[PDB]
Context: bound to proteins that are not shown
RNA sequence: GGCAUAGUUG
DNA sequence: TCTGAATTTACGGGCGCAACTATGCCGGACG
DNA sequence: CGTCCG
DNA sequence: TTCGCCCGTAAATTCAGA
Numbered sequence: 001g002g003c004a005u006a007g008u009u010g
Numbered sequence: 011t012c013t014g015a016a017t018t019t020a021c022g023g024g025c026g027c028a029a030c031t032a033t034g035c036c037g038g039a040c041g
Numbered sequence: 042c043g044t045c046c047g
Numbered sequence: 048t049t050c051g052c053c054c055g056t057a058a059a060t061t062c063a064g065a
Stems, first nucleotide, its partner, number of pairs: 002035009011065015037046005
């Protein structure tokens, strides 16, 4: 601070 | 044997909103 | 560890 | 790294003549 992944909330 | 319609087929579009936490990384390879 | 081009 | 569902659209294919 950008993306990806994973999980979660309604 | 040429030529137009209809059919089929291949391909590009699309597929909710808002929020939080974490890690990994941004590139694997010669001097 | 200092650099460097599919 | 193939392995979803649905739809519109253009291209390739096949009828069906005269």